Description:
Keywords: RNA polymerase, NELF, nucleosome, DNA, RNA, TFIIS, TRANSCRIPTION. Shown are 335 nucleotides from a PDB entry: RNA with a sequence from Homo sapiens, together with DNA. The sample was in a buffer at pH 7.9. The PDB entry is titled "Paused elongation complex of mammalian RNA polymerase II with nucleosome (PEC2-nuc)". The work is reported in "Structural insights into promoter-proximal pausing of RNA polymerase II at +1 nucleosome" (Naganuma et al., Sci Adv, 2025). The entry also models zinc and magnesium ions. NCBI's taxonomy places the organism under Eukaryota, Chordata, Eutheria, Hominoidea, Homo. Among the 23 different proteins in the entry, which are not shown, are Transcription elongation factor A protein 1, DNA-directed RNA polymerase II subunit F and Negative elongation factor A. The structure was determined by electron microscopy at 3.4 angstroms resolution and released in 2025.
Context: bound to proteins that are not shown
RNA sequence: UGGGUGGUGGCC
DNA sequence: ATCAGAATCCCGGTGCCGAGGCCGCTCAATTGGTCGTAGACAGCTCTAGCACCGCTTAAACGCACGTACGCGCTGTCCCCCGCGTTTTAACCGCCAAGGGGATTACACCCAAGACACCAGGCACGAGACAGAAAAAAACAACGAAAACGGCCACCACCCAAACACAC
DNA sequence: GTGTGTTT
DNA sequence: GTTTTCGTTGTTTTTTTCTGTCTCGTGCCTGGTGTCTTGGGTGTAATCCCCTTGGCGGTTAAAACGCGGGGGACAGCGCGTACGTGCGTTTAAGCGGTGCTAGAGCTGTCTACGACCAATTGAGCGGCCTCGGCACCGGGATTCTGAT
Numbered sequence: 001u002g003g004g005u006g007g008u009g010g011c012c
Numbered sequence: 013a014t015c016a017g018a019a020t021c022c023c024g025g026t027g028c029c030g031a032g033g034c035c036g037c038t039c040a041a042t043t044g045g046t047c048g049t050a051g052a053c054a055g056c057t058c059t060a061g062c063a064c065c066g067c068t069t070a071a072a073c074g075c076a077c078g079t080a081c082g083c084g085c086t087g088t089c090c091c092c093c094g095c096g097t098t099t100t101a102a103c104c105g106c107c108a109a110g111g112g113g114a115t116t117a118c119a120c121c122c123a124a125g126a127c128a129c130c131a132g133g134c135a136c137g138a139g140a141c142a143g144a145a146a147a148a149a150a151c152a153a154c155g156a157a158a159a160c161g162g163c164c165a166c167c168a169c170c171c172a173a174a175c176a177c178a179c
Numbered sequence: 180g181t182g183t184g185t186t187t
Numbered sequence: 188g189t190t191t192t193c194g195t196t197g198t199t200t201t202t203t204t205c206t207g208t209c210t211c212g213t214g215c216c217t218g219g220t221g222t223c224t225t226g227g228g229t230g231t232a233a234t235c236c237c238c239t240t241g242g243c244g245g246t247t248a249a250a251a252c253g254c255g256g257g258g259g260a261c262a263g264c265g266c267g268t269a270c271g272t273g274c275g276t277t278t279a280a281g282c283g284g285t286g287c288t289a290g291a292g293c294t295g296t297c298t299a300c301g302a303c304c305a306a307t308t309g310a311g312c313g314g315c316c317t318c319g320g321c322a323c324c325g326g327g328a329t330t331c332t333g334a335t
Stems, first nucleotide, its partner, number of pairs: 002171011013335148173186002177182003
Other pairs, nucleotide, nucleotide, family: 172187cWS175184cWS176183cWW
């Protein structure tokens, strides 16, 4: 130093 | 083992009748000549018996394993054999019809032969057919791969991790 | 020990 | 996870042809068929005598009967092993070509041997006669079995 992953949540 | 005892072949004597030897008689074997064709032989064709090679897989073969006959032993039963006994009819021998298998002569008609006639069956090919291989085919079961709402906000974590090896 | 590089 | 087409492979059904096998159609050809001759095997009639059949009597050699018995025919175990069987593993028979060529097969030709004729004569079959060699009968001694 950015990419990636996951989780939570909002409106239908 | 070893003695008792019938059975039967060898030996000698009987003997008789078919076989060996012979004789007489006749029709089939032997010889010459002829002619007609069966085939011995020369010769070409082309058929298949044979030799070789390459696949190719069905078939034989060696071996382990097992038990189902093969063969033997032992027992139990029975039923032909051998003995004697009783019946019996077959064989020998004799004696008689008699009629039917050989023998003869005589007619005769049916099959071989030669001829001419033509098609029944044989050789050749085509065609059908029928179980069966060989593909279509089409029917169906199964894996492959693609898709699966829009926006938005925030946070929290990880992003080459132990280590080989000479230094 | 030991960085500089390793293979992962 | 769930769903849905799209490709795949494998399977049972249908079609095809297919090759070997049987039948049918057709050309053709020499072998099957109709007609006249004749000649001789064959059918028919008469004979005959000899071989077959029927009867009878004697007898003894043999067939038929009964019974004791042990050797042989059955069965029922006791095992032993060799063949039956399956499993690989090796092999050789079978099939498909490919020549190769020797020999079977068909064709013709000239011959020389075998089916015919007529002489002829002698060797084999019908008929007859003698002997010894096996049919037969009695003796002798081993050779077996039969018994212990």